[PDB]
Solved structure of RNA, together with DNA, 326 nucleotides shown. Entry title: Structure of Integrator-PP2A bound to a paused RNA polymerase II-DSIF-NELF-nucleosome complex.
Context: bound to proteins that are not shown
RNA sequence: GUGUGUCUGGGUGGUGG
DNA sequence: ATCAGAATCCCGGTGCCGAGGCCGCTCAATTGGTCGTAGACAGCTCTAGCACCGCTTAAACGCACGTACGCGCTGTCCCCCGCGTTTTAACCGCCAAGGGGATTACTCCCTAGTCTCCAGGCACGTGTCAGATATATACATCGATATCGGCCACCACCCAG
DNA sequence: GATATCGATGTATATATCTGACACGTGCCTGGAGACTAGGGAGTAATCCCCTTGGCGGTTAAAACGCGGGGGACAGCGCGTACGTGCGTTTAAGCGGTGCTAGAGCTGTCTACGACCAATTGAGCGGCCTCGGCACCGGGATTCTGAT
Numbered sequence: 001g002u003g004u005g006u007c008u009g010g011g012u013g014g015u016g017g
Numbered sequence: 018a019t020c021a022g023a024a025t026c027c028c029g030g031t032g033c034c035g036a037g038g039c040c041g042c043t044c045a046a047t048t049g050g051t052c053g054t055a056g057a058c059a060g061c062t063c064t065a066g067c068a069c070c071g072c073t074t075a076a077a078c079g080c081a082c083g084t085a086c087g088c089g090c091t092g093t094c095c096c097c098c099g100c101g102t103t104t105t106a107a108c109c110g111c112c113a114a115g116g117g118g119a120t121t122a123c124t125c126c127c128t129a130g131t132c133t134c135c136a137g138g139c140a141c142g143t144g145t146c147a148g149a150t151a152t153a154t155a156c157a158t159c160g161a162t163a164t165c166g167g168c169c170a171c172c173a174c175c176c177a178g
Numbered sequence: 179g180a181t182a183t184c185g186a187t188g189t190a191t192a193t194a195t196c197t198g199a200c201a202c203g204t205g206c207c208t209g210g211a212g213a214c215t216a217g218g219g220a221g222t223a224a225t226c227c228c229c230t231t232g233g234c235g236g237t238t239a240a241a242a243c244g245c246g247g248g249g250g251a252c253a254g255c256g257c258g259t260a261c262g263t264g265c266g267t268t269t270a271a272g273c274g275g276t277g278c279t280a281g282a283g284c285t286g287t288c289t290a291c292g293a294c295c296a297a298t299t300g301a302g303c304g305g306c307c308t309c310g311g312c313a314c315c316g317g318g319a320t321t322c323t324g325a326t
C1' cells in the first nucleotide's frame, strides 16, 4: 500500500490603456 | 277611318304657223374595168400567259365587351309657304329690215406617194440613294453582389441547449 | 448603414454592308428629211333670200309685295346597337421561280378590193300648196290632302 473531471456556444451592456 | 277642298288629269273649241305633202333637179348613188395596194393567214423571235410550289406570316374571318353614335322626341325662331291683289310682261299677231345661211366660181397654196439612207431615238445595263440588316460598343443607371469596417484587456447579465 | 467594385442588360450610337430602285450611257433600227410629181380645197367675195331681232298693241296668267303663319335645321337628351378594338384561327399573299406552252408583234405571201374615170339616173330637200294638232281658255273626272 495514493493521484485531473474543472458548462460549453451565442448575444447585450459597462469599463481600462 | 272619313267628308270637303285645292290642285290636277283628260277632253272640247279655236288661232295658226309650223307640219303633210307635190314637183323638179342636181348633185350625188350605181354600175363596170385596173390593178397596185392593203387586209387575212402561215411562219420567226421570244415574252410573258395559266397554274402551282418552298416559307413566313399579314390579314380575313369568327367572336367578346362596350361606347360613339343611329334614330327618335323635345324646344325655338326665323324663315320661307299660302293666299289676296296689283302690275307686268310672255306669247300672241304681225311689220321693217339687214346681216348672215348657203352656193357657187378662181385660185394657188397645201398635201399624198414614192426612193433612199443613216441618224433621232429607242429596250435593257450598272454607278449612286437611301434604306433595311449584321455587328460591335459606350453606357449608365440599376441591380445585385459580393466585400470591408483598430488592438489588447476586465467585469456583469441573459438565453438555449 | 455606408463607401467603393462587378456586371448587366436594355438603350441608344454609330458603323459597315448589301440590296431594291433611280439615273446615265450604249448598240442598233427603222422611219423621217429631202424632193419631185400630181390632185384637191378653203380663202375671199358676190348674190338670192330668209329669218331672227327690234318694236307696237293686248290681255290675261304669272311676278311680286303684304300679311298670316307654322314647321323644321340645330342642339341636346335618351334607348339601343353594331361595329371599334382586340384575341384566336387559318390560309393563301407575297418573294422568287418553274412547267408547259400560246401567241404579241412582226414578216412574208397572197388575193379581194376601192380611188379614179365615165355614163346613167334618182332621192332629199328647196320652193311652195295645203292643213291639223300645240297652246290657250274653259269644263268634267282623278288624286292628294286638311280637319275631325
Base pairs, nucleotide, nucleotide: 007178009176010175011174012173013172014171015170016169017168018326019325020324021323022322023321024320025319026318027317028316029315030314031313032312033311034310035309036308037307038306039305040304041303042302043301044300045299046298047297048296049295050294051293052292053291054290055289056288057287058286059285060284061283062282063281064280066278067277068276069275070274071273072272074270075269076268077267078266079265080264081263082262083261084260085259086258087257088256089255090254091253092252093251094250095249096248097247098246099245100244101243102242103241104240105239106238107237108236109235110234111233112232113231114230115229116228117227118226119225120224121223122222123221124220125219126218127217128216129215130214131213132212133211134210135209136208137207138206139205140204142202144200145199146198147197148196149195150194151193152192153191154190155189156188157187158186159185160184
Other pairs, nucleotide, nucleotide, family: 007008cWS008177cWH064281cWS073271cWW073272cWW124221cWS141203cWW143201cWW163182cWW165179cWW165180cWW

The reconstruction used 80,717 particles. Released in 2024, the model rests on electron microscopy data to a resolution of 4.1 angstroms. Among the 38 different proteins in the entry, which are not shown, are DNA-directed RNA polymerase II subunit RPB11-a, Integrator complex subunit 11 and Histone H2A type 1. The 2024 paper behind the entry is "Structural basis of Integrator-dependent RNA polymerase II termination". Keywords: Integrator complex, Pre-termination complex, TRANSCRIPTION.